[PDB]
Solved structure of RNA, 32 nucleotides shown. Bound small molecules: 6,7-dimethoxy-2-(piperazin-1-yl)quinazolin-4-amine (0EC). Method: solution NMR. The entry became public in 2012. Entry title: Solution structure of small molecule-influenza RNA complex. NMR data were recorded at pH 6 and 283 K. The 2014 paper behind the entry is "A novel small-molecule binds to the influenza A virus RNA promoter and inhibits viral replication".
RNA sequence: GAGUAGAAACAAGGCUUCGGCCUGCUUUUGCU
Numbered sequence: 001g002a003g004u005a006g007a008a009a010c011a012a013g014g015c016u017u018c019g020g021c022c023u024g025c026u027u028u029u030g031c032u
Base pairs, nucleotide, nucleotide: 002032003031004030005029006028007027008026010024013022014021015020
């Protein structure tokens, strides 16, 4: 620097029956 996974915090838009789903950024940990 890049990829991936988990976690945490945050703004906007869209869809819905409103249980949720999609997305960007930042930080941190592990692995490569």